[PDB]
RNA sequence: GGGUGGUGAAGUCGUAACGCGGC
RNA sequence: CCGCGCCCGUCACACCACCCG
Numbered sequence: 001g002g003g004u005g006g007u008g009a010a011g012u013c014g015u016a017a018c019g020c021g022g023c
Numbered sequence: 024c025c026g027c028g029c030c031c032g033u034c035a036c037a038c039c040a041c042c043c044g
Stems, first nucleotide, its partner, number of pairs: 001043008011034001013032002018028005
């Protein structure tokens, strides 16, 4: 330098079902 | 439909492990 993973109450983008609020 | 909870995940950055050079 490159890759494959592990971890990260911030970020990022997303978040069916289930629950709460709104409309 | 929107927001939030739950459960999370992606990417980023970080540290860690191993592989390649």